An RNA structure, in which 34 nucleotides are resolved. Crystallisation conditions: 0.2M KF, 40%(w/v) hexelene glycol (MPD), pH 7.0, VAPOR DIFFUSION, SITTING DROP, temperature 294K. The structure was determined by X-ray diffraction at 2.35 A resolution and released in 2013.

RNA sequence: UUCGGUUUUGAUCCGGA
RNA sequence: UUCGGUUUUGAUCCGGA
Numbered sequence: 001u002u003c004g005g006u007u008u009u010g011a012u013c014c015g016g017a
Numbered sequence: 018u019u020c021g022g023u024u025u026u027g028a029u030c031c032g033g034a
Stems, first nucleotide, its partner, number of pairs: 001034005007028002010025002013022005
């Protein structure tokens, strides 16, 4: 670099309190 | 706002080529 995935922060939309 | 979720920029970590 390419093709994927996690975590995290923010954004997003769908519901509920 | 929060609680379930979906999607997602950045950063990060991991896996294949």